[PDB]
RNA sequence: CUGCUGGCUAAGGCCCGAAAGG
RNA sequence: CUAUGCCUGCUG
Numbered sequence: 001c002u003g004c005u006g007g008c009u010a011a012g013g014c015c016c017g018a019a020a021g022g
Numbered sequence: 023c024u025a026u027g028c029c030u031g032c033u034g
Stems, first nucleotide, its partner, number of pairs: 001034001003032002006029003011026001012024002015022002
Other pairs, nucleotide, nucleotide, family: 002033cWW005030cWW009025tWH010011cHS010024tWS017019tHS017020tHS025027tHS
């Protein structure tokens, strides 16, 4: 590298929301 | 909440 597990992150996206935030 | 981002362990 390939295919499966298990986990980390959420730029971009969605949802709540007036906003902050979640 | 969510991989187009990653890391393990296994795999051939």
Shown are 34 nucleotides from a PDB entry: RNA.
Bound small molecules: 5'-O-[(S)-hydroxy(4-methyl-1H-imidazol-5-yl)phosphoryl]guanosine (8OS).
Method: X-ray diffraction, resolution 2.6 A. The entry became public in 2018.
Keywords: RNA, hairpin, tetraloop/receptor.
The work is reported in "Structural Rationale for the Enhanced Catalysis of Nonenzymatic RNA Primer Extension by a Downstream Oligonucleotide" (Zhang et al., J. Am. Chem. Soc., 2018).